[PDB]
Context: one part of a larger RNA, bound to proteins that are not shown
RNA sequence: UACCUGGUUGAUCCUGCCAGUAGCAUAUGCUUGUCUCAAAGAUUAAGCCAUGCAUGUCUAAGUACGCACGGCCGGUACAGUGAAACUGCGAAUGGCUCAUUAAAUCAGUUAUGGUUCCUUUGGUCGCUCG
RNA sequence: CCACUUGGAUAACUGUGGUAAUUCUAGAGCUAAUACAUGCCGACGGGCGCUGACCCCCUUCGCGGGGGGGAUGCGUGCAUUUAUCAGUGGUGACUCUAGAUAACCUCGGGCCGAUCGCACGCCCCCCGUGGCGGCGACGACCCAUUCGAACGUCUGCCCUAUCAACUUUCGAUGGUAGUCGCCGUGCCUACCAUGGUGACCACGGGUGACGGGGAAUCAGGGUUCGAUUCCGGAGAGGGAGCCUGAGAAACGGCUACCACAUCCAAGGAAGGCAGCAGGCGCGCAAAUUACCCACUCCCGACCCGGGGAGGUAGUGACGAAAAAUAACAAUACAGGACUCUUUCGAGGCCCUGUAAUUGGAAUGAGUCCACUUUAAAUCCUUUAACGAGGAUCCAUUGGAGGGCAAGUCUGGUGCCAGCAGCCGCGGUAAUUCCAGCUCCAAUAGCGUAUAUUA
Numbered sequence: 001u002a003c004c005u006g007g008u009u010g011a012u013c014c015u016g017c018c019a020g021u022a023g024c025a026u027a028u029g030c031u032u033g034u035c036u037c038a039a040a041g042a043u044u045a046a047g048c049c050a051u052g053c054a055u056g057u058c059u060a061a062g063u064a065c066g067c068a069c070g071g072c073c074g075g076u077a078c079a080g081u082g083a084a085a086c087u088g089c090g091a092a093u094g095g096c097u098c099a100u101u102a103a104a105u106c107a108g109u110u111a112u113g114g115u116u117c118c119u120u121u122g123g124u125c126g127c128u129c130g
Numbered sequence: 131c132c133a134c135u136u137g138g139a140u141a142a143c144u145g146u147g148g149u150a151a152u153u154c155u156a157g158a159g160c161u162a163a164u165a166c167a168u169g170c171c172g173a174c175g176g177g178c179g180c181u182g183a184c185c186c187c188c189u190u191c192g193c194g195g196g197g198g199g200g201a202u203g204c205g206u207g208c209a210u211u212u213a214u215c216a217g218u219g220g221u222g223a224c225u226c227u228a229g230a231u232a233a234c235c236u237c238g239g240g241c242c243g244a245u246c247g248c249a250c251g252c253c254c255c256c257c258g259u260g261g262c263g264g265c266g267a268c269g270a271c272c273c274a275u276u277c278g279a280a281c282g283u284c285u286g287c288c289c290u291a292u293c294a295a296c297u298u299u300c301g302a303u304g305g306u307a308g309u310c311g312c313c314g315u316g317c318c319u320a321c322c323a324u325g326g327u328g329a330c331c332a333c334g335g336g337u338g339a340c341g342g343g344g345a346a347u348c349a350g351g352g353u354u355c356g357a358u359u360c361c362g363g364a365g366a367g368g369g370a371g372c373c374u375g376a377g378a379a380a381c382g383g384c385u386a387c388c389a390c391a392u393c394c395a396a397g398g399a400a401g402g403c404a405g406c407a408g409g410c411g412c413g414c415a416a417a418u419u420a421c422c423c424a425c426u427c428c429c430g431a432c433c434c435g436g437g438g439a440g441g442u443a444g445u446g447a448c449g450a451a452a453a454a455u456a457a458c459a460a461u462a463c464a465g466g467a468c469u470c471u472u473u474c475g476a477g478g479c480c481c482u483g484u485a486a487u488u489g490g491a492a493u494g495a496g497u498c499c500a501c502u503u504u505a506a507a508u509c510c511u512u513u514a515a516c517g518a519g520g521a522u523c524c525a526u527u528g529g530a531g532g533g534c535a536a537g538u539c540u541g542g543u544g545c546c547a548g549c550a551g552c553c554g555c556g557g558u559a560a561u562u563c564c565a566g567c568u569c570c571a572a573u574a575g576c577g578u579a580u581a582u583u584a
Stems, first nucleotide, its partner, number of pairs: 004020004021584003025580006034452001036450002040445001041412001047410003051407003056089002062086001068081002087431001096365003106286003110282001112280001115279002121274003124270001129175002136167002143159002146156003177206004184199005207241002211233005219226001243268001245267004251262003288336003295327003302324007340362003344355004367388002370385003390401001392399002418443001420442003426439001427437003458489004462484001464482001466480001468477003494523001496516002500512001526572005531553002537567001539566004548555002
Other pairs, nucleotide, nucleotide, family: 006532cSS008015tWH009011tHS020534tHS024581cWW031447tWH031574tWS035451cWW038448tHS039446tHS043415tWS044412cWS044413cWS044416tHH045411tSS046097cHS050408tHS050419tWW053438tHS057430tSS058062cWH058431cWS059061tHS060247cSS061266tSS063085cWW063162cSS064083tHH065161tHS066082tHS070079tHS084142cSS085141cSS086163tWS088430tWS092375tHS095366cWW099364tWS101104cSS101340tWS102288tWH102337tWH104287tWH106341tSS109283cWW111281cWW113221tWS114313cSS117277cWS119276cWW120275cWW124271tHS126172tSS128130cHS128242tWS132244cWW133169tWS138165cWW139163tWH140162tWH141161tWH142160tWH145157cWH149151tHS151398tWS163165tHS164268tWS168244tWH181202cWW182201tHS183200tHS189193tHS189194tWS209235cWW210234cWW216228cWW217218cHS217227cWW218227cWW221223tHS250263cWW254258cWS291332tWH293333cWW294328tWS294329tWS295332tWS301303cWH301304cWH301322tWH302325tWS303325cSS305316cWH309317cWW316321cWH343356tHS365404tSS369386cWH373380tWH374378tWH375377tHS380383tHS381384tHS389402cWW394397tWS403406cHS403407cWH405438cSS406438cSS407419cSS413415tHS413416tHS417444cWS421505tWS422424cHS423439tWH424441cWS442506tWS442507tWS447574tWS454574cWH455525cWH456491cWW457490cWW463483cWW465481cWW467479cWW467480cWS468478cWW471474tHS485520cHS491519tWH492521tWH493518tWH495517tHS498514cWS499513tHS502510cWS503509tHS504506tHS518519cSS525573tWS526575tSS529536tWS533551cWH534551tWH535570cSS543546cWS543560tWH545557tWS546556tHS547556tHS547560tWW550553tHS554562tWS
C1' cells in the first nucleotide's frame, strides 16, 4: 500500500472459472494467568408462560369528630400529627419488540391565510346597568 | 328579603350480611368539601343606542319649516351563531385584526371566584366583634405562548413482465350543495360530468422489507449491511368497538368475538411478559427469578413519596485496549569478536546456544490486615503480612510437497486407513496418512463452518 498466487497442457500463450489471500460478524472447536471497556433470546416462534416485581402521589396552603397518637381544658369549634377515604393530578411518558407496512413509513424541504393543544409563561379576570 | 356564605348528598367509619371462589359486593345508620349543586350583593354615578309625551327657539308671505333640550319605555360587557355596514393595526396575499348596527345564545346550560393558608396591622367622627388592608395558594371563559400533535407541498425506495394495461357495480377522477370532522378534502351523501393512472414501468406480485442517522469494505467509481440503545413509525395472542381524558381507538383500561389457557362445590369466576428477571418450546444461536433510588432523570397535591426508566453488581474469549509467562552475573564449551604475534599461537574484552555449572537478586499472579471505593458492596488504586528454580506459578492452536513460513529425520501402514480449501499424497524405503523428534506461523489466543467486502 491503486498489489495477487496455485490449478486444463508433453510443453506454450489465452479465455475462464475453482482454489488460495485479507477484513468483517454469527455460530462452533480447542485453550486461557492480570487489567480496563464492553455486545448479549434480533434471525427460528410478534411462539406459550408458573411466580415475584415493573405507577403512583400531600404541602403552611381542597376534606379528619380513626385517641391510632398527642399538647392544651374543665374547659375549648378546629394545637399538632395522621391512617383510611373523598377530591386533584399522573397513569397517553418511559420500557419492549420489529409482525405489518414499498410513495406507505421515513428523510430533507415547505405549508396551516385549513386546525386541536392539559401544562408553563405573560395577558385578562367592579368594563354587563340587571 | 341567605350574602357576615346557601342546597341536597356520599364515602372513610359503626354495625348487619351473602358467596366454593375475585383488587366481588348488598341492606341499615353517620358526617365533610375546591365533590356535586344552587345563588346574590356590590361596582353603579352612569353613559351610549333607539323610542319619544313634551318644551323652547328661529322663521312667522299664513307660515310650512329649520334648530335645540327632554318624561317614560326597550336595549347594552366579553365569548357564541347569523346578517349588514364602514374602512385601528397587520400580511407577499384574508372572506385577517379591531370598530359599528340588527339580533341570537343550546337547561345534554360559555364567562362573570359561596375556595384555602400565612403576617397580622390600620382606620373608627356617626368604635360598631364597624369598616379597611398585605403576601401567597387554588381557580377561570378567552387571547398569546411553550410542549406538541394532526393533515398537507416538493423531491427521493429494493426485486419482478412466467405482472400490460389499470381504476370506476359497491368513489374511481373532477364539478355543485350539504353531512361529518378538530379543520382543508369524495371523508361521506345527493345530483352531475366521464374522467384519472400507465413502457419515463402504471396496476399486480415478492421481500430472510419497519424508514433514517449510520456499519463493514475502502485508489477513484462503488458493493453489501442497518432487528439493535438516537429520531420517526407501528404493535401489545388475532381482529373489531369503545369509556375517561387536553391527549388513547390505551391493552401492567374496558366490551365482544376468535385461538389458547387457569380456578370451580359445575351455579360461576378470572386471563394476556414483543417491561425486568425467570421457565418452556424453537433452534447453530444469546445472561441473575440478585442489590438500589445514591447517580441520571421522570410523575405526583410534592424539598419529604415512588420509579425492574435508570444505576449497581452477577454471567459473559461478541468485540476492542493495555499487558506476565523471566532477568542478570560469573564459570563452562563451541563460535564470532578485538588486538598482537611464527602463518600458528596468545591475552583481555563485546556478543550468542545450552530445565549447561551455578549464584542470589528482583517481581506480580496468588493468599491475605486495614484503607479506599460505593446507596451498601465489588473490582480497580494503595498498603502490612505472606508468596518463584523444574522460578511443575509447567501456552496454546494450527501447520511443516507447492500456493505458503517451516524436515525430502526416524518408526508404523501399504490406493488400506487416512490426508488433501486447489493441484495432488497413499499400490511395502510415503518430503503430504498414523506417530516420535525437530522446526514454522500467530500468540492469550488460534482452528473450522457460513453471510458479506476487497
About this RNA: Solved structure of RNA (18S rRNA, nucleotides 1 to 653) from Homo sapiens, 584 nucleotides shown. Rfam match: Eukaryotic small subunit ribosomal RNA. Rfam links the family to the GO terms ribosome and structural constituent of ribosome. For this family Rfam cites "Crystal structure of the ribosome at 5.5 A resolution" (Yusupov et al., Science, 2001). The family has 90 seed sequences and 75,755 matches in Rfam 15.1. The family is grouped with related families in Rfam's "SSU clan". The source organism's lineage runs through Eukaryota, Opisthokonta, Eumetazoa, Eutheria and Homo. Holm et al. published it in Nature in 2023: "mRNA decoding in human is kinetically and structurally distinct from bacteria". Method: electron microscopy, resolution 2.64 angstroms. The entry became public in 2023. Ions in the entry include potassium, magnesium and zinc. Among the 80 different proteins in the entry, which are not shown, are 40S ribosomal protein S9, 60S ribosomal protein L37 and eS12.